[PDB]
């Protein structure tokens, strides 16, 4: 010198103990009065109150500035409407014409759930936060249609992509858990010879006609 | 004045 | 002038016996009085009026 | 002698109504029923009670008598109508019907067993469906007061989260001597 039980110094993580400490979005200041602000004054200092003060972040409201195809938000599709322009049937008219259905063109209008949401990752920052992407052709909910009807199940529609705000002025932000609202129904009380399968009846809905009433242009 | 004639709609169990 | 079908969910129901039972409706059977109040029929008696 | 209005009597037929009967025909219920009948109970309203009445299954012997109950008949009796035997009261019997049975006797019949039986099928009936109430508890939304004590009732301090610092321990790495 390969390796090893153990000790010293340091680091890492974890378990316990002990003394300090905790500012209503984040960082820093002070930790119950020093900044700060308002009052008195022509003005300083003094004096009076008052727990906050300085920066940053997020959201909202007025403001006119300016970049924008684009807050009259724009660009494009899709759906639903409406006319107007054609047409073609199918009828009615003596004829000019006109009725019903369907399609196409042109134009006009409306629509766009939770969600400008949430969660995870990447990056910037001490941090609140900001940006990008993904979960997502997804989930939930609503409406319509179908399953002929209740629940329930399936389909369709709630498009996509982009921009947008810089500069100033004013206001807000968290935590905590008392009401209350809704659902789940034990005791108790009431009823019934309960509940389960079949069967019947009435009521209800659809389809198919008839009759009546209304309504009949035209001949 | 009356009658025929296809709509459309309601009503009636 | 309403008439029959068809049907998911829901409601009601001893659905069997009582019991094809009681009662009720319709017709005949049946009861008593009107039938003689101009022409439903027949018979008998009285009896106008006319010849 | 003919004709005839009219008046009276008789029978059938027509007409109308309803009750009664009958059968015809149809419509056609209701109460009730915990295997079916007959009684009792509204100070037990019932899968009550009773009989041991009736039927079926497990199954199965109160024996057979006394004796009993109940049903029916006879014995016996009150009231009442009619007829016969009898010259007559009385007495007896025939058709008898409201029948009596409190009690005795005779005949016929049954009976003295334990269970079973829920609705068309099944199935509970101390159960379970519907209705109401929905206590407590749970869950979701909502947000009062207060907040330098971060948080939860508070008065001199405690409990819970969070940060810093120290010490210790356990496990790993770096360097070290001594030993295998």
């Nucleotide at each position: 010198a390969a390796u090893u039980g153990a000790a010293a110094a340091a680091u890492c993580a974890a378990u316990a103990g002990a003394u300090u400490u905790a500012a209503a979005c984040c960082u820093a200041g002070u930790g119950a009065a020093g900044a700060g602000c308002a009052u008195u004054u022509g003005a300083a200092c003094a004096a009076u109150g008052u727990g906050c003060u300085a920066g940053g972040g997020u959201a909202g409201u007025a403001u006119g500035g300016g970049a924008u195809a684009a807050g009259u938000c724009g660009a494009u599709a899709a759906c639903u409407a409406a006319a107007a322009u054609g047409a073609a049937u199918u009828g009615g008219g003596a004829u000019a014409c006109u009725g019903a259905u369907u399609g196409a063109u042109u134009u006009u209008a409306g629509u766009g759930g939770u969600g400008g949401a949430u969660u995870u990752u990447a990056c910037a920052g001490c941090a609140a936060u900001g940006u990008a992407a993904a979960a997502a052709g997804g989930a939930c909910u609503a409406a319509u249609a179908g399953u002929a009807a209740a629940a329930g199940c399936u389909a369709u529609u709630a498009a996509u992509c982009g921009c947008a705000a810089a500069g100033u002025a004013c206001u807000a932000c968290g935590u905590g858990g008392a009401a209350u609202u809704u659902g789940u129904g034990c005791a108790g009380g009431u009823g019934u010879a309960a509940g389960g399968u079949a069967c019947g009846a009435a009521a209800c809905u659809u389809u198919c006609g008839a009759g009546u009433g209304u309504g009949a242009c035209a001949a | 004045a009356a009658a025929c004639c296809a709509a459309g709609c309601g009503c009636u169990u | 002038a309403c008439g029959a079908a068809a049907g998911a969910a829901g409601u009601c129901g001893g659905u069997a016996c009582g019991a094809g039972u009681a009662g009720c409706u319709u017709a005949a059977u049946g009861c008593a009085g009107c039938a003689a109040u101009u022409u439903a029929u027949u018979u008998a008696c009285a009896g106008a009026u006319g010849a | 002698u003919c004709u005839u209005a009219u008046g009276u009597a008789a029978a059938u037929g027509c007409u109308g109504a309803a009750u009664g009967u009958u059968c015809a025909a149809g419509u056609g219920a209701a109460a009730g029923u915990u295997a079916u009948u007959a009684g009792c109970c509204a100070g037990u309203a019932g899968a009550g009670c009773u009989a041991g009445a009736u039927c079926a299954u497990a199954c199965a012997g109160a024996a057979a008598a006394a004796g009993c109950a109940a049903a029916g008949a006879g014995a016996a009796g009150c009231u009442a109508u009619u007829g016969g035997g009898u010259a007559g009261c009385g007495c007896c019997c025939g058709a008898u019907a409201g029948u009596u049975c409190a009690g005795c006797c005779u005949c016929u019949u049954u009976g003295g067993g334990u269970a079973u039986g829920u609705g068309a099928c099944u199935g509970a009936a101390u159960a379970a469906c519907a209705c109401u109430g929905u206590a407590a508890a749970c869950a979701a939304a909502g947000g009062a007061a207060g907040c330098a004590g971060g948080a939860a009732g508070a008065a001199a301090a405690g409990c819970c989260u969070a940060a810093a610092u120290c010490u210790g321990u356990u496990g790993a790495u770096u360097u070290u001597u001594g030993a295998g």